[PDB]
Context: bound to proteins that are not shown
RNA sequence: GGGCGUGACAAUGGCAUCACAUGGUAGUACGAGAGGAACCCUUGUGGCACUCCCCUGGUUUCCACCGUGAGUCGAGCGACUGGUGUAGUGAAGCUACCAAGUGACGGAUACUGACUGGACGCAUCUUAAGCCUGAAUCCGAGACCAGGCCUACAGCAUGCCUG
Numbered sequence: 001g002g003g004c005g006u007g008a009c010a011a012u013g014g015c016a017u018c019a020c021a022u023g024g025u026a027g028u029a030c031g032a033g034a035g036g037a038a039c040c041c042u043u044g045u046g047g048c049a050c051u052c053c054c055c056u057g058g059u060u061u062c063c064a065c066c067g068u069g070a071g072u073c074g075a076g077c078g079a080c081u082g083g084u085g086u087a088g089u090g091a092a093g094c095u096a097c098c099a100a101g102u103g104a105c106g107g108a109u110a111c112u113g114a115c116u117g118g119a120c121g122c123a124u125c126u127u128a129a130g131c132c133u134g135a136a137u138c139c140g141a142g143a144c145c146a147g148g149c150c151u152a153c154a155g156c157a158u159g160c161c162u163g
Stems, first nucleotide, its partner, number of pairs: 001162007009148001012146003018046004023041002030035001048103004056096003064089002067086002070081004105140003113132001115130001
Other pairs, nucleotide, nucleotide, family: 008155cWW010147tSS010149tHS011147tHS015143tWS016048tWS022042cWW025039tHS026038tHH027028cHS027036tWS028037tWH029036tHS031033tHS031034tHS052099cWW053055cHS053095tHS053096tWH055099cWS059093cWW060090tWS060091tWH062090tWS066087tWW069082cWH096098cSS104142tWS108137cWW109134tHS109135tWH112133cWW114131cWW116126tWH116129tWS117128tHS118124tWH119120cWW119123tWH120122cHS126129cWH151152cHS
């Protein structure tokens, strides 16, 4: 420097948690009364997403067991044919919001709303510098999906073989 193998890393691309509700708040705030919230905290539910088979279903060529009909093997037994004869149950597997589970968020910001503050002795959120906050949008390995990027036309580490 190559060969085979493993362990990772991660350019880029995708991207997924939205909404509602009982109860408490509370018959409280507010309101003359009439009526009548909300933040927030629980607990659930819906749509979607992903997974799964313990349970309960559904399916049955397990033709597994059994009942039963026509015919045929002389009858019994055991069978066979009617493209799986046909009812009952039926394991396994598959599968179902028909079963079971799982699905916190962060940052830069928008419109704003402000602080200090001029221009413009005042005042002014800034239609000026400077700052604060921070929307289901944007970005995020925050979780996730696929992977090869002149540090890379085969990159990092590493095992062994080989030069």
The RNA (LSU rRNA chain 9) from Euglena gracilis has 163 modelled nucleotides. Ions in the entry include zinc. The entry has 78 different proteins, among them Ribosomal protein eS19, 60S ribosomal protein L7a and Ribosomal protein eL39. It comes from the structure "Cryo-EM structure of the highly atypical cytoplasmic ribosome of Euglena gracilis". Rfam match: Eukaryotic large subunit ribosomal RNA. Method: cryo-electron microscopy, resolution 3.15 A. The entry became public in 2020. The sample was in a buffer at pH 7.6.